[PDB]
RNA sequence: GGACUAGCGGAGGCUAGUCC
Numbered sequence: 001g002g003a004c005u006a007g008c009g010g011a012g013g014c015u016a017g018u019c020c
Base pairs, nucleotide, nucleotide: 001020002019003018004017005016006015007014008013
Other pairs, nucleotide, nucleotide, family: none
């Protein structure tokens, strides 16, 4: 500091955590 996957009710959604 980034893609990546899960959940949280309501879902063109957010956090949070894999991974260096």
The RNA (SL3 RNA HAIRPIN) has 20 modelled nucleotides. The entry is an ensemble of 11 models. Method: solution-state NMR. The entry became public in 1999.